[PDB]
Context: bound to proteins that are not shown
Molecule: Ciliate telomerase RNA
Organism: Tetrahymena thermophila
RNA sequence: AUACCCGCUUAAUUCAUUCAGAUCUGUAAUAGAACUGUCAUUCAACCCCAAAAAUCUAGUGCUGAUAUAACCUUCACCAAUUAGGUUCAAAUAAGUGGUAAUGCGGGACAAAAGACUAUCGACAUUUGAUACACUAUUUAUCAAUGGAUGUCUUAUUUU
DNA sequence: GGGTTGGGGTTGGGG
Numbered sequence: 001a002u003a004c005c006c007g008c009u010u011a012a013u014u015c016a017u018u019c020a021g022a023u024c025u026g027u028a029a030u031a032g033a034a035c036u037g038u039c040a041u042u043c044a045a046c047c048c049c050a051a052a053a054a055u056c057u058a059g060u061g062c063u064g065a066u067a068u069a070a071c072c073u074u075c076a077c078c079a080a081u082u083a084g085g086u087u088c089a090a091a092u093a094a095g096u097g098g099u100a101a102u103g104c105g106g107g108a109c110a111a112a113a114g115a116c117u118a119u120c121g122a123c124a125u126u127u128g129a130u131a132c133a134c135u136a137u138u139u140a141u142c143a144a145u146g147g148a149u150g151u152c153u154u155a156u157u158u159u
Numbered sequence: 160g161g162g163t164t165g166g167g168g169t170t171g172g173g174g
Stems, first nucleotide, its partner, number of pairs: 004107005010101001019037002023033001046174005069087004075095001076099004081094003115151002118149002123146001125144001127143005
């Protein structure tokens, strides 16, 4: 496997529209209605000080003897705090703060074995060798695996 | 026909 994870979906229509004029319509004085042009060399690190580089280096030290004052865990996740307990190595929880988007369904009974050598000398499980490779990666063989693997079910009940 | 040469590193303070 336990509060969650996984397989499946998402949910909107002028928040805005600079400056350079240019058509200047509106021209009372400007809305507006626009076209172009864009960082266009993008310009770039804002400088000044200041303090250090094992170099392509692997220095390799304090040999475990002590903290009885250290250690343990909980809340969807993380962080602070709190208390509780242990005192040898592990069972406690709470608070507070911050973070986690949405609808449906599978993981599903609280799990290991039963037997089938079932599937396999065609199976996958590493190790160490070769060929590769190679900073975030696997190849076929060799040995060993040796059950590598799946199939039924966990309470005719408080089994 | 080019030609000093442009960028890596970004830690405290100032401005």